Context: bound to proteins that are not shown
Molecule: crRNA
Organism: RNA satellites
RNA sequence: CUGAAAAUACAGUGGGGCCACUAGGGACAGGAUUGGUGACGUGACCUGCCGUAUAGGCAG
DNA sequence: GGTCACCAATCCTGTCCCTAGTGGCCCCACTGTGGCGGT
DNA sequence: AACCGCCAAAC
Numbered sequence: 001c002u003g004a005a006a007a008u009a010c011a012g013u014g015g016g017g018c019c020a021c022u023a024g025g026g027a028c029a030g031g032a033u034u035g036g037u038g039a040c041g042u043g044a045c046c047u048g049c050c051g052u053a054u055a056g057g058c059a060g
Numbered sequence: 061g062g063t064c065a066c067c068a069a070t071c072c073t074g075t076c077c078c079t080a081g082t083g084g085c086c087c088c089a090c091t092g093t094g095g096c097g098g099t
Numbered sequence: 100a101a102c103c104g105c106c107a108a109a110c
Base pairs, nucleotide, nucleotide: 009093010092011091012090013089015087016086017085018084019083021081022080023079024078025077028074031071034068036066046060047059048058049057050056094106095105096104098102099101
Other pairs, nucleotide, nucleotide, family: 027075cWW030072cWW035067cWW039063cWW040062tWW051053tHS051055tHS
């Protein structure tokens, strides 16, 4: 070591039938957006060969 | 290699309707769950 | 005597 320990709420189920929102209708007048601004340079994409060829293929 | 410029501005004038109305019928469950004194 | 009876009402 608790207002202490322990604990099966269950079985069954028809909301249905009917239904006219309608008529009418001016949003309108006016309006200056404006001033000023560096995408790259610590980067790979190079150097050649074949091919009539800015076609298309290849070597480090 | 990295950021997304400042300085002020949000308009006034008038109004949202009228008519009429929101149904009848029938029904709302059976089982169990008590302590205490007496004739 | 063991078993039918008595007893309540708030918002």